[PDB]
Context: bound to proteins that are not shown
C1' cells in the first nucleotide's frame, strides 16, 4: 500500500442473544395479473 | 312465499 | 283486478372474499 | 406473468 474482512441495509435453510445460511442494482423488493388452494354463494337489484 | 293491508 | 307488508326463497353467482406473512406457485 | 422503485451504497477496520 493492496487483496480483503466486519458492521448498517436486504433474505430465510438458521436463531433466547450472538453465531449461521445467504444477497449486496439482484425479479432483489413493493404492489398488481395468473395459478394454487380455503370458504360456500357477497352487496345490489329484479320475479 | 305461509299469510296480512288498503282501495 | 291490481297496489303495498312478510321470514324465507331462487336468478344474475362454484359469487364475495381470502391466498405468504416467521416468510404457498408462476416473469 | 406484469409494472413501480434503486440513480458515483454509507461507516469501520486491515494500517505504529
Nucleotide at each position: 500500500u493492496a487483496c480483503g474482512u466486519c458492521c448498517c441495509u436486504c433474505u430465510c435453510c438458521a436463531a433466547a442473544c450472538g453465531a449461521g445460511a445467504g444477497a449486496a442494482c439482484a425479479u432483489g423488493c413493493a404492489u398488481g395479473g395468473g395459478c394454487u388452494g380455503g370458504c360456500a354463494u357477497g352487496a345490489g337489484c329484479g320475479g | 312465499g305461509g299469510g296480512g293491508c288498503u282501495c | 283486478g291490481u297496489c303495498c307488508c312478510g321470514a324465507g326463497g331462487c336468478g344474475c353467482u362454484g359469487a364475495a372474499c381470502c391466498u405468504u406473512g416467521a416468510g404457498g406457485c408462476c416473469u | 406473468c406484469a409494472u413501480g422503485c434503486u440513480c458515483a451504497g454509507g461507516g469501520a477496520c486491515a494500517c505504529a